[PDB]
RNA sequence: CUCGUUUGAGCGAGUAUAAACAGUUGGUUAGGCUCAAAGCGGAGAGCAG
RNA sequence: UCUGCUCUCGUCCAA
Numbered sequence: 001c002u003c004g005u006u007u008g009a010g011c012g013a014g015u016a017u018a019a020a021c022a023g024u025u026g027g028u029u030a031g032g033c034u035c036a037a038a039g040c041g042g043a044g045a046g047c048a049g
Numbered sequence: 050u051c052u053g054c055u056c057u058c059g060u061c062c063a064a
Stems, first nucleotide, its partner, number of pairs: 001014004005038006024064004032040001042058008
Other pairs, nucleotide, nucleotide, family: 002018cHS003019cHS004023tSS012020cWS012022cSS013019cWS014018tWS015016cHS028060cWW029030tHS029031tHS030042cSS031032cHS031041cSS039040cHS039041cWS039059tWS041059tHS
């Protein structure tokens, strides 16, 4: 400096690329690593073409 | 199938 949906914080990757096998562990979950806020992607109900 | 709109949620918890 770049990457794991956006802004920031974290954690991890990798250095020209943009990937995942990494990102504490268990439950849960369709839900992209975590957190705050987003609502891009997502699930439920309800309408309209 | 698709595509739009409105509402709700927006992983949620624990250690």

Solved structure of RNA (Pistol (50-MER)) from a metagenome, 64 nucleotides shown. It holds a match to the Rfam family "Pistol ribozyme". Rfam links the family to the GO term catalytic activity. Nguyen et al. published it in Proc. Natl. Acad. Sci. U.S.A. in 2017: "Crystal structure of Pistol, a class of self-cleaving ribozyme". Crystals were grown from: 6% MPD, 0.02 M magnesium chloride, 0.02 M cobalt hexammine, 0.04 M sodium cacodylate. Method: X-ray diffraction, resolution 2.97 A. The entry became public in 2016. The PDB entry is titled "Crystal structure of Pistol, a class of self-cleaving ribozyme".